[PDB]
Context: bound to proteins that are not shown
RNA sequence: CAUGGGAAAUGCUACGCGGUAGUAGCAUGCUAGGAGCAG
RNA sequence: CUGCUCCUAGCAUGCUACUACCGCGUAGCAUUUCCCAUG
Numbered sequence: 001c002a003u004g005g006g007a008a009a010u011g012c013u014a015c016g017c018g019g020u021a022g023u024a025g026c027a028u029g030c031u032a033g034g035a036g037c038a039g
Numbered sequence: 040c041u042g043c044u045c046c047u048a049g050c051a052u053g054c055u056a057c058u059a060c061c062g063c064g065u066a067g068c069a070u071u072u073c074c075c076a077u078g
Stems, first nucleotide, its partner, number of pairs: 005073001012067028
């Protein structure tokens, strides 16, 4: 008793996106089957 | 025969969510780096 730039390197963590797969949920559309009601 | 509805099955569609790993984007980051003569 008046405190330190640039670069790259390897993480580790966090953040964004996309995909794939898988799972689950939702809604729909078609088809098929089975049924019930009305005229 | 027309119309309505239900259930099941299946298909297909859309959506959501999850996981996964990959790829990509981003931050912290640990890191690991040294300048000198001159118109």